[PDB]
RNA sequence: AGCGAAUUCGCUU
RNA sequence: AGCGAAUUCGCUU
Numbered sequence: 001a002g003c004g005a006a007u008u009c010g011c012u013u
Numbered sequence: 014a015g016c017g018a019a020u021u022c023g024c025u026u
Base pairs, nucleotide, nucleotide: 002024003023004022005021006020007019008018009017010016011015
């Protein structure tokens, strides 16, 4: 890098 | 939920 998974954040008035 | 963005983590011997 690829494929998974979680966490935080940004967008609508 | 959708679309973005970052952070951590998991897989190969």